The RNA with a sequence from Mus musculus has 19 modelled nucleotides. Ichijo and Kawai published it in Biochemistry in 2025: "Specific Interaction between a Fluoroquinolone Derivative, KG022, and RNAs with a Single Bulge".

RNA sequence: GGAUACUUUCGAGUCAUCC
Ligand code: 53D
Repeated sequence: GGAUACUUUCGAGUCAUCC
RNA backbone atom coordinates (compact mmCIF):
# COMPACT_ATOMS: atom_id res chain seq x y z
O5' G A 1 -0.18 4.53 0.64
C5' G A 1 -0.61 3.26 1.12
C4' G A 1 -0.68 2.25 0.00
C3' G A 1 -1.92 1.37 0.00
O3' G A 1 -2.96 1.93 -0.78
C1' G A 1 0.00 0.00 0.00
P G A 2 -4.50 1.69 -0.36
O5' G A 2 -4.77 0.17 -0.75
C5' G A 2 -5.09 -0.20 -2.09
C4' G A 2 -5.18 -1.71 -2.20
C3' G A 2 -6.25 -2.37 -1.35
O3' G A 2 -7.51 -2.41 -2.01
C1' G A 2 -4.20 -3.44 -0.95
P A A 3 -8.86 -2.36 -1.13
O5' A A 3 -8.75 -3.63 -0.18
C5' A A 3 -8.80 -4.96 -0.71
C4' A A 3 -8.41 -5.96 0.35
C3' A A 3 -9.41 -6.17 1.47
O3' A A 3 -10.46 -7.04 1.08
C1' A A 3 -7.20 -6.09 2.34
P U A 4 -11.91 -6.92 1.77
O5' U A 4 -11.81 -7.90 3.03
C5' U A 4 -11.62 -9.30 2.85
C4' U A 4 -11.18 -9.93 4.15
C3' U A 4 -12.21 -9.89 5.27
O3' U A 4 -13.08 -11.03 5.20
C1' U A 4 -10.11 -9.13 6.08
P A A 5 -14.36 -11.12 6.17
O5' A A 5 -13.74 -11.46 7.60
C5' A A 5 -13.79 -12.78 8.14
C4' A A 5 -14.39 -12.75 9.52
C3' A A 5 -15.88 -12.46 9.58
O3' A A 5 -16.65 -13.65 9.51
C1' A A 5 -14.73 -10.96 11.00
P C A 6 -18.22 -13.56 9.14
O5' C A 6 -18.88 -12.91 10.44
C5' C A 6 -18.91 -13.61 11.68
C4' C A 6 -19.27 -12.67 12.80
C3' C A 6 -20.73 -12.25 12.85
O3' C A 6 -21.51 -13.18 13.59
C1' C A 6 -19.35 -10.33 12.98
P U A 7 -23.11 -13.20 13.40
O5' U A 7 -23.60 -11.85 14.09
C5' U A 7 -23.56 -11.70 15.51
C4' U A 7 -24.20 -10.39 15.91
C3' U A 7 -25.65 -10.21 15.49
O3' U A 7 -26.54 -10.72 16.48
C1' U A 7 -24.40 -8.34 14.78
P U A 8 -28.12 -10.80 16.19
O5' U A 8 -28.59 -9.28 16.23
C5' U A 8 -29.83 -8.87 15.65
C4' U A 8 -29.83 -7.37 15.44
C3' U A 8 -31.11 -6.82 14.81
O3' U A 8 -32.03 -6.38 15.79
C1' U A 8 -29.25 -6.22 13.48
P U A 9 -33.05 -7.43 16.46
O5' U A 9 -34.29 -6.52 16.89
C5' U A 9 -35.07 -5.83 15.91
C4' U A 9 -35.23 -4.38 16.30
C3' U A 9 -34.84 -3.38 15.20
O3' U A 9 -35.77 -2.30 15.14
C1' U A 9 -33.55 -2.97 17.13
P C A 10 -36.74 -2.15 13.87
O5' C A 10 -35.74 -1.98 12.64
C5' C A 10 -34.93 -0.81 12.52
C4' C A 10 -34.11 -0.87 11.24
C3' C A 10 -34.90 -1.06 9.95
O3' C A 10 -34.26 -0.40 8.86
C1' C A 10 -33.56 -2.97 10.34
P G A 11 -35.13 0.08 7.60
O5' G A 11 -34.32 1.33 7.02
C5' G A 11 -32.92 1.23 6.75
C4' G A 11 -32.16 2.24 7.57
C3' G A 11 -30.65 2.16 7.48
O3' G A 11 -30.15 2.85 6.34
C1' G A 11 -31.32 2.40 9.75
P A A 12 -28.66 2.56 5.82
O5' A A 12 -27.73 3.06 7.01
C5' A A 12 -26.40 2.57 7.16
C4' A A 12 -26.04 2.50 8.63
C3' A A 12 -24.56 2.27 8.92
O3' A A 12 -23.85 3.51 9.00
C1' A A 12 -25.83 0.67 10.09
P G A 13 -22.25 3.52 8.87
O5' G A 13 -21.74 2.89 10.24
C5' G A 13 -21.94 3.56 11.48
C4' G A 13 -21.61 2.64 12.63
C3' G A 13 -20.16 2.21 12.73
O3' G A 13 -19.38 3.15 13.46
C1' G A 13 -21.55 0.31 12.86
P U A 14 -17.78 3.13 13.35
O5' U A 14 -17.36 1.82 14.14
C5' U A 14 -17.50 1.73 15.56
C4' U A 14 -16.97 0.41 16.06
C3' U A 14 -15.48 0.18 15.82
O3' U A 14 -14.70 0.70 16.89
C1' U A 14 -16.71 -1.69 15.06
P C A 15 -13.40 1.59 16.56
O5' C A 15 -12.45 0.61 15.74
C5' C A 15 -11.88 -0.54 16.36
C4' C A 15 -10.63 -0.97 15.62
C3' C A 15 -9.39 -0.11 15.87
O3' C A 15 -8.21 -0.90 15.89
C1' C A 15 -9.97 0.00 13.59
P A A 16 -7.74 -1.60 17.26
O5' A A 16 -6.41 -2.38 16.85
C5' A A 16 -5.83 -3.33 17.74
C4' A A 16 -6.01 -4.73 17.19
C3' A A 16 -5.03 -5.14 16.10
O3' A A 16 -3.85 -5.72 16.65
C1' A A 16 -7.22 -5.51 15.34
P U A 17 -2.54 -5.90 15.73
O5' U A 17 -2.92 -7.09 14.74
C5' U A 17 -3.05 -8.42 15.21
C4' U A 17 -3.68 -9.29 14.15
C3' U A 17 -2.84 -9.50 12.90
O3' U A 17 -1.94 -10.59 13.04
C1' U A 17 -5.01 -8.81 12.27
P C A 18 -0.69 -10.73 12.04
O5' C A 18 -1.37 -10.95 10.61
C5' C A 18 -2.04 -12.17 10.30
C4' C A 18 -2.58 -12.12 8.88
C3' C A 18 -1.55 -11.89 7.79
O3' C A 18 -0.88 -13.10 7.44
C1' C A 18 -3.47 -10.55 7.39
P C A 19 0.55 -13.03 6.71
O5' C A 19 0.23 -12.42 5.28
C5' C A 19 -0.54 -13.13 4.32
C4' C A 19 -0.91 -12.23 3.17
C3' C A 19 0.23 -11.91 2.21
O3' C A 19 -0.21 -11.93 0.85
C1' C A 19 -0.62 -9.91 3.11
C1 53D B 1 -10.64 -7.66 12.48
C2 53D B 1 -11.23 -4.97 11.97
C3 53D B 1 -11.48 -3.62 11.70
N1 53D B 1 -12.12 -1.81 10.37
C4 53D B 1 -11.80 -3.82 14.74
C5 53D B 1 -11.93 -3.26 10.48
C6 53D B 1 -11.18 -7.33 11.19
C7 53D B 1 -11.46 -5.90 10.96
C8 53D B 1 -16.08 -0.59 6.86
C9 53D B 1 -14.85 0.06 7.48
C10 53D B 1 -12.71 -1.18 7.96
N2 53D B 1 -14.11 -0.90 8.45
C11 53D B 1 -14.10 -0.37 9.87
C12 53D B 1 -11.65 -1.21 9.06
C13 53D B 1 -13.51 -1.40 10.82
C14 53D B 1 -10.93 -4.58 15.67
C15 53D B 1 -12.76 -15.70 14.89
C16 53D B 1 -13.83 -13.57 15.58
N3 53D B 1 -12.52 -14.30 15.38
C17 53D B 1 -11.58 -13.52 14.47
C18 53D B 1 -11.98 -12.02 14.35
C19 53D B 1 -11.00 -11.31 13.40
O1 53D B 1 -9.23 -9.54 12.31
N4 53D B 1 -11.20 -9.87 13.34
C20 53D B 1 -10.50 -4.43 14.27
C21 53D B 1 -10.29 -9.09 12.74
O2 53D B 1 -11.40 -8.13 10.28
F1 53D B 1 -12.63 -3.72 8.26
C22 53D B 1 -10.46 -6.67 13.41
N5 53D B 1 -10.76 -5.38 13.21
C23 53D B 1 -11.93 -5.50 9.70
C24 53D B 1 -12.16 -4.18 9.48
The entry is an ensemble of 11 models. It was solved by solution-state NMR.